Context: bound to proteins that are not shown
RNA sequence: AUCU
RNA sequence: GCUUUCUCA
RNA sequence: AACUGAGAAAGC
Repeated sequence: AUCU
Repeated sequence: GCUUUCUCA
Repeated sequence: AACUGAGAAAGC
């Protein structure tokens, strides 16, 4: 880094 | 995970 | 004789  | 409301299409 | 899809909310 919040998407799966 | 479904039901209803409102908006949009 | 209140449909389809999407979004948010609420309730079960």
Molecule: mRNA; 3' vRNA
Organism: Influenza B virus